An RNA structure (tRNA(his)) with a sequence from Thermus thermophilus HB27, in which 77 nucleotides are resolved.
[PDB]
């Protein structure tokens, strides 16, 4: 390169009915609770 | 231990729709399998 099939949601792991009116969780980074010390 | 915070063009472009992360189409990328295999 050619032919298939299945995946693309935060930097990473992922949830979200062929639809519904203002997109979510952990990790990670960062700042504050708390007088210079442990995840 | 507890509270917030910056962050995403929902991979991209179109189509459908009053309304699209969701459905349709195309495109790009990742993955695996075949062709090939030095």
């Nucleotide at each position: 390169g050619g032919u298939g099939a299945g995946c693309g949601u935060a930097g990473c792991u992922c949830a979200g009915c062929u639809g519904g009116u203002u997109a979510g969780a952990g990790c990670a980074c960062c700042g504050g609770a708390c007088u210079g010390u442990g995840g | 231990u507890c509270c917030g915070g910056g962050g995403g063009u929902c991979g991209u472009g179109g189509g459908u729709u009053c309304a699209a992360g969701u459905c349709c189409c195309a495109u790009c990328g990742c993955u695996c399998a075949c062709c090939c295999c030095a």
The depositors describe the entry as "Structure of histidinyl-tRNA synthetase in complex with tRNA(His)". The 2015 paper behind the entry is "Structural basis for recognition of G-1-containing tRNA by histidyl-tRNA synthetase". It was solved by X-ray crystallography to 2.55 angstrom. Rfam match: tRNA. About the family: Transfer RNA (tRNA) molecules are approximately 80 nucleotides in length. By type it is a transfer RNA. Clan: tRNA clan.